The RNA has 16 modelled nucleotides.

C1' cells in the first nucleotide's frame, strides 16, 4: 500500500 479479522479506528492484530 491492498485483503481479511477486530469493528470505524487505530484500540490493534494477522496474512500477502
Nucleotide at each position: 500500500g491492498a485483503g481479511g479479522a477486530c469493528a470505524u479506528a487505530g484500540a490493534u492484530c494477522u496474512u500477502c

Description:
The work is reported in "The subgenomic promoter of brome mosaic virus folds into a stem-loop structure capped by a pseudo-triloop that is structurally similar to the triloop of the genomic promoter" (Skov et al., Rna, 2012). Method: solution-state NMR. The entry became public in 2012. NMR data were recorded at pH 7 and 298 K. The PDB entry is titled "Pseudo-triloop from the sub-genomic promoter of Brome Mosaic Virus".